Order: sequence, then C1' cells, then structure tokens
RNA sequence: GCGCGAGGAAGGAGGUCUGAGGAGGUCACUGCGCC
Repeated sequence: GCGCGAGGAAGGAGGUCUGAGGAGGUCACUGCGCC
C1' cells in the first nucleotide's frame, strides 16, 4: 500500500484515526489474509 473483520460520529455511505484533505463533527477499531 491492498481486502475482509472490527469500529466512535446528531455523518460513515470515501480517505483518514488527535491524525489525516483536518481551517468541522467523531476520537472508536486495531484481528485475520496479500503486495
């Protein structure tokens, strides 16, 4: 970096997980297979 699982949001259906797109909400999950 990629799937599934898990998973908080008065937003989770995308990245991301006090960090990232982070000039806002949320702050959880963190196990198993690949490159």